[PDB]
C1' cells in the first nucleotide's frame, strides 16, 4: 500500500 | 495506529487509544 478482524465506550 | 492476509486479500488473537 490494498482487503479484512476478535477485542475495545472510543479505532479517519 | 494493533493482528492476519494479498484481490478469490484464511482461521484466529489481546494488548493499546485522544477523548
Ligand atoms: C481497528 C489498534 C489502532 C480496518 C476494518 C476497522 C478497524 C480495528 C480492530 C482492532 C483497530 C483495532 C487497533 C490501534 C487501530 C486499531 N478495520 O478495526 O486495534
Nucleotide at each position: 500500500c490494498u482487503g479484512g478482524g476478535u477485542c475495545g465506550c472510543a479505532g479517519u | 495506529c494493533c493482528c492476519c492476509a494479498g484481490u478469490u486479500a484464511a482461521c484466529a488473537a489481546a494488548a493499546c487509544a485522544a477523548g
The PDB entry is titled "Crystal structure of a class I PreQ1 riboswitch complexed with a synthetic compound 2: 2-[(dibenzo[b,d]furan-2-yl)oxy]-N,N-dimethylethan-1-amine". Shown are 31 nucleotides from a PDB entry: RNA with a sequence from Caldanaerobacter subterraneus subsp. tengcongensis. Ions in the entry include magnesium.